Description
This is an experimental structure of RNA (23S rRNA, nucleotides 563 to 1404) from Pyrococcus furiosus, with 758 nucleotides shown. The source organism's lineage runs through Archaea, Methanobacteriota, Thermococcales, Thermococcaceae and Pyrococcus. It was solved by electron microscopy to 2.67 angstroms. The PDB entry is titled "Structure of P. furiosus 70S ribosome in RsmB deleted strain". The sample was in a buffer at pH 7.5. Ions in the entry include zinc. The 2025 paper behind the entry is "Pan-modification profiling facilitates a cross-evolutionary dissection of the thermoregulated ribosomal epitranscriptome". Keywords: RNA modification, cryo-EM, ribosome. Rfam match: Archaeal large subunit ribosomal RNA. Rfam 15.1 lists 2,955 matches to the family in 1,139 species.
[PDB]
Context: one part of a larger RNA, bound to proteins that are not shown
RNA sequence: GAUAGGAGGGUGCGGCC
RNA sequence: GAAAGGAAUGAGCCUCCCCGAAGGAAACCGCGGCGACGCGGGAGUACGAGGGGAGGGGACCGGGGUUGCAC
RNA sequence: GUCCGUCUUGAAACACGGGGCAGGGAGUUCGCGGC
RNA sequence: GUGGCGAGGUUAAGGGGGUUAAGCCC
RNA sequence: GUAGC
RNA sequence: GCAGGGAAAC
RNA sequence: GACAUGCCCGCAGCCGGGCUUAUGCCCGGUGAGGGGCGGGGUGCGAAAGCGCC
RNA sequence: GGAGUCACGGCCGCGAGACCCGAAACCGGUCGAUCUAGCCCGGGGCAGGGUGAAGUCCCUCAACCGAGGGAUGGAGGCC
RNA sequence: GCUAGGGGUGCUGAUGUGCAGUUCGCUCC
RNA sequence: GUGACCCCGGGCUAGGGGUGAAAGGCCAAUCGAGGC
RNA sequence: GGAGAUAGCUGGUUCC
RNA sequence: GC
RNA sequence: GAAUCAUCCCGCAGGAUGGCCUCCC
RNA sequence: GGAGGUAGGCGGUGGGGUAGAGCACUGAUUGGAGGUGCAGGGGGCGAAAGCCCCCGGCCUCCUGUCAAACUC
RNA sequence: GAACCCAC
RNA sequence: GC
RNA sequence: GC
RNA sequence: GUAGAUGGGGGGAGUAGGGUGGCGGUGUAAGC
RNA sequence: GUCCAC
RNA sequence: GAGAGGGGAACAACCCAGAC
RNA sequence: GGGGUUAAGGCCCCAAAGUGC
RNA sequence: GGCUAAGUGUUACUCCAAAGGGUGUCC
RNA sequence: GGGCCUUAGACAG
RNA sequence: GUCGAGGUCCGGGGCCC
RNA sequence: GAAAAUGGACGGGGCUCAAGCCGGC
RNA sequence: GC
RNA sequence: GAGACCCCGGCGCACGGACCGAUUGGUCCGUGAUCGGGUAGGCGGGCGUGC
RNA sequence: GGUGGCGUAGAAGC
RNA sequence: GGGCCGUAAGGUC
RNA sequence: GGUGGAGC
RNA sequence: GCCGGUAUCGCGGAUCCUGCC
Numbered sequence: 001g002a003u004a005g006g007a008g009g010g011u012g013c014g015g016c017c
Numbered sequence: 018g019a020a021a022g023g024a025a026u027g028a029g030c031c032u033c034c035c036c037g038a039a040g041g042a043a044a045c046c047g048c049g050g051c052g053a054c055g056c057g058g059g060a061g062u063a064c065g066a067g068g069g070g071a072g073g074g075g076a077c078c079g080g081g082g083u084u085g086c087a088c
Numbered sequence: 089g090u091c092c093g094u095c096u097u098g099a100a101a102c103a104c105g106g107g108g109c110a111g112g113g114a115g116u117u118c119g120c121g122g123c
Numbered sequence: 124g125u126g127g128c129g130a131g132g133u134u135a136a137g138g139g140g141g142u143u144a145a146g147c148c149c
Numbered sequence: 150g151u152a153g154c
Numbered sequence: 155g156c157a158g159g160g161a162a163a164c
Numbered sequence: 165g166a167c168a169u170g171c172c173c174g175c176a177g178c179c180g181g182g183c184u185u186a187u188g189c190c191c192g193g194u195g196a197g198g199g200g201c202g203g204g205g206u207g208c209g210a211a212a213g214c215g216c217c
Numbered sequence: 218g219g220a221g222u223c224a225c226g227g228c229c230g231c232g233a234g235a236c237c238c239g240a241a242a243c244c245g246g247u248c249g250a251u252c253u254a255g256c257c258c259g260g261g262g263c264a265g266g267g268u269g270a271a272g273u274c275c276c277u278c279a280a281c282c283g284a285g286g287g288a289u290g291g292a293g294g295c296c
Numbered sequence: 297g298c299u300a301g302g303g304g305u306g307c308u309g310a311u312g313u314g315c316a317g318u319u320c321g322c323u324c325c
Numbered sequence: 326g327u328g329a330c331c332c333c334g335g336g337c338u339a340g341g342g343g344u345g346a347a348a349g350g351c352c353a354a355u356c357g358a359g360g361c
Numbered sequence: 362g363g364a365g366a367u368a369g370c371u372g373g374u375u376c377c
Numbered sequence: 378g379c
Numbered sequence: 380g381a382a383u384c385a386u387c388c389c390g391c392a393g394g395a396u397g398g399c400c401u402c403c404c
Numbered sequence: 405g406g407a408g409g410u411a412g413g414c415g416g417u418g419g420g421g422u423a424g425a426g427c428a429c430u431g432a433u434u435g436g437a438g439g440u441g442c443a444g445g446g447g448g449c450g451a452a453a454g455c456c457c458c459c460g461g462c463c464u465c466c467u468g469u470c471a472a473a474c475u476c
Numbered sequence: 477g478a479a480c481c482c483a484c
Numbered sequence: 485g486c
Numbered sequence: 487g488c
Numbered sequence: 489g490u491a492g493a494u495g496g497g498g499g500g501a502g503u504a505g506g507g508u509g510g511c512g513g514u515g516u517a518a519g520c
Numbered sequence: 521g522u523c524c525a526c
Numbered sequence: 527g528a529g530a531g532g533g534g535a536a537c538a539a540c541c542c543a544g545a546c
Numbered sequence: 547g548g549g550g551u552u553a554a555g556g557c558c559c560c561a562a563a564g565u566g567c
Numbered sequence: 568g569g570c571u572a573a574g575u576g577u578u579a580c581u582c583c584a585a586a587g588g589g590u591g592u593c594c
Numbered sequence: 595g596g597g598c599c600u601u602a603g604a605c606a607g
Numbered sequence: 608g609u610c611g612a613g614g615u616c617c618g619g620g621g622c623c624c
Numbered sequence: 625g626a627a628a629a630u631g632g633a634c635g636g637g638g639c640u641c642a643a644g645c646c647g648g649c
Numbered sequence: 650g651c
Numbered sequence: 652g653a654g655a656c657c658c659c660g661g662c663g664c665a666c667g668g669a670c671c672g673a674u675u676g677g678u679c680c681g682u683g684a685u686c687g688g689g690u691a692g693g694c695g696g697g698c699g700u701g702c
Numbered sequence: 703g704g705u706g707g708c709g710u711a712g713a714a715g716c
Numbered sequence: 717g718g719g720c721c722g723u724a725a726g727g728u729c
Numbered sequence: 730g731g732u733g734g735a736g737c
Numbered sequence: 738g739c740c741g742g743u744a745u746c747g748c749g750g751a752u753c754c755u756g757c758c
Base pairs, nucleotide, nucleotide: 010088011087012086013085014084015083016082017081022078023077030073031072032071033070034069035068036067040064045058046057047056048055049054091106092105093104094103107758108757109756110755111754112753117233118232119231120230121229122228123227124225125224126223127222128221132154133153138149139148140147159164167202170201171200172199173198177194178193179192180191181190182189183188204217205216206215207214208213236373237372239370243363244362246361247360248359254338255337256336257335258334259333260332261331262330263328266296267295268293272289274287275286276285277284278283302325303324306322307321309320310319340356342352343351344350376697377696378694379693384397385396386395387394388393398503399502400500401499402498403497404496409488410487413486414485416484417483418482419481420480425475426474430471431470432469435466436465437464438463439462440461442460445458446457447456448455507526508525510522511521513520514519531542532541533540546661547659548658549657550656551655556651557650558637559636560635566649567648568646569645570644576639577638588624589623591622592621593620594619595617596616597615598614599613607609662687663686664683665682666681667680668679669678670677671676698747700744701743702742703740704739705738707737708736715732716731718729719728720727721726
């Protein structure tokens, strides 16, 4: 992890470990 | 999350004190403007990147895997 | 925040090369000459 | 760029010595 | 080793 | 390289 | 078949002076290297004059 | 009016394959006619049926002429 | 004339990473 | 589908050359000049 | 085999 | 890195 | 820290001389 | 190499012929007035030579417009 | 006959 | 010329 | 003025 | 600009398809 | 083509 | 072109702006 | 690597800043 | 402070419709 | 902004 | 020819149709 | 005055003394 | 004014 | 409301200086409002592999 | 080519 | 597979 | 910190 | 490791080559 959209990464931090 | 990194010769953390570059409020008082608002005092004051000090506690911080949110 | 390399004024391109990994892979030698 | 010599500079092929040797010396 | 350059 | 000029004689 | 320097400007350096705390600046000489004249060899020419040196 | 020469290393220019790869093509010498094209020598093969060329004839009557009818035969780059 | 054998007109049929780097069927000569 | 017919074995013609009832056709899946 | 033929044309050319 |  | 602009070439998708860049003296 | 240089600006000494404008040249351009027989040309007039009418050509002016290969 | 541009 |  |  | 300019010498290049924008000639315009 | 601004 | 960042909705070229 | 103020422009919500005079 | 009744507009430029007309409104 | 009529007089009827 | 307050044109400007 | 082809473009929602346009602050 |  | 402008701390670069290295150099200091984008290309330093 | 070293108490490699 | 140093190519634990 | 058994 | 020399000395492309998946 079965109501969620971007070439799969950049800045900052928050969960679990 | 032992080692190689800091750390019980003190970690995150809580409290207090001092100085602080550029910058920089408001409560309140008086006045100007039809009005949004502005002017003088408060005041270059509280605060301010950073640089230092003291007190309490006593085991984390840095780092790493995945994932979430904003752009 | 529209991938990488390349020609092009202009590349995310409906322009070309790009399934993945490992290994190999392309200014060398001589003669003359200028610095 | 640097180093040797300097109105001079520099050897080539080759020769000798020595050496396990093609190194080294003249 | 001065031929040679 | 030290002496250059000229097609050449020089 | 040619200057081993005849002459003039002149940077650095050296010498002397003034200001400058000092550095430094200014002034006057000497000035290697540098630049420019003058003179010289040869080729073309009658010569002048030019090319190269 | 005297600075050149030699050496080590580096950049560059020219020629060699010249930083690396790709041509269609050109030239030399050789190999192929089991495929396929042509020709030579020696061999094997093509059911069955149809049509009916040349050749060879025959019969009935008239006989100045000539008319009528039927056969056989197996040729063809024929069906 | 589907004897054998030979050819390859149309279906522009099947197949067309095929049985086959030329094949198969019907039709046709 | 009796003919200019079909096929087989032994032979010859070789690359600017052969062969071609002529399509630049064929010459070993290669032919406006084969293959190594 | 000449032959790594040639092309002004296409592609490639590796660390901070 | 200029 | 540029350039695609001037002359010449059987030159026009290519070259040479210049212009514009960089390094040393 | 060694003492200058000039992208910007102020003033001065020179050069220019574009935009604009205009007809003074060269070439275009509506109409009107005046003057000229002008190889114009055509008619009236007349045997014939010629005159009188117009229209046209050419000059001056007024009026209304132009120019990349025009400019006072 | 400018704006303006160029040389010194 | 500044 | 640089 | 003397911490060395203007200028001079030498070594190495790259660049010979440019585009948008304002102006001028050309074109109906795009465009050239 | 020109202007050297991107 | 060979140029980041902030905007014009995206946008080469337009506006601000040139960046250890 | 940090702090602040401004430029283009923007202030009803998306979207920081006014439903501003 | 004034104007618009057209969703005109809500477009600095890269994109944006005209000749012609309106006792429609405000001057 | 210009005009012509123009507050018992101007236009509509 | 009777009422009894302003009419009747023209050239323009802004927005809109 | 003013007509276009997939459904749809002031960037969108939407906005009328404005969240439009003028002269300003 | 922000 | 920007990486623009101002300030604090840091790095490098260009230039000058002092001192110090037995092969190109090293430490520190002073100025930078008038140094810090970058394609073709030029130049300096540095990192890595076999012998 | 030199110079100074590590390693079966565990080198290179992964 | 991890820690540290170096703006880095990387080095070292 | 693991594997490895001989060079670096 | 350090100093001084040498080199088939540094990989993502070349419809790159070989092997494996």